[PDB]
RNA sequence: CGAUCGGGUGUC
RNA sequence: AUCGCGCCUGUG
Numbered sequence: 001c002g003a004u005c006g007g008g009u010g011u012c
Numbered sequence: 013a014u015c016g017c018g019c020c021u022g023u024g
Base pairs, nucleotide, nucleotide: 003023004022007020008019009018010017
C1' cells in the first nucleotide's frame, strides 16, 4: 500500500 | 539513484 512478473531492449 | 533506473507486452 494500484494486481500478476515474468520476458525483451538501452544494461549505467 | 525516475538510488521500486526507464520504456513496451499480455491477462477482450
Shown are 24 nucleotides from a PDB entry: RNA (SRP RNA) from Canis lupus familiaris.
The sample was in a buffer at pH 7.4.
Method: electron microscopy, resolution 12 angstrom. The entry became public in 2004.
Halic et al. published it in Nature in 2004: "Structure of the signal recognition particle interacting with the elongation-arrested ribosome".